The depositors describe the entry as "Structure of methylphosphate capping enzyme methyltransferase domain in complex with 5' end of 7SK RNA".
human 7SK RNA stem-loop 1 proximal methylated with a sequence from Homo sapiens: 35 nucleotides with solved positions.
Released in 2018, the model rests on X-ray diffraction data to a resolution of 2.1 angstrom.
The entry also contains 7SK snRNA methylphosphate capping enzyme, not shown here.
The 2019 paper behind the entry is "Structural basis of 7SK RNA 5'-gamma-phosphate methylation and retention by MePCE".
Taxonomically the source falls in Homo (Eukaryota, Chordata, Eutheria, Hominoidea).
C1' cells in the first nucleotide's frame, strides 16, 4: 500500500442487511550487521 465474488432483500440509488463463497494474508521497505 492492498478486501474480491454470488443469491436474495431493502433502498433515501450513497449504499446497506441476511446468507453463501473467497481469504484471514500478500506487497513495499537497511544510511544497521558480515559468523
Nucleotide at each position: 500500500g492492498a478486501u474480491g465474488u454470488g443469491a436474495g432483500g431493502c433502498u433515501u440509488c450513497g449504499g446497506c442487511c441476511u446468507c453463501a463463497c473467497c481469504g484471514c494474508u500478500c506487497c513495499a521497505u537497511g544510511u544497521g550487521c558480515g559468523a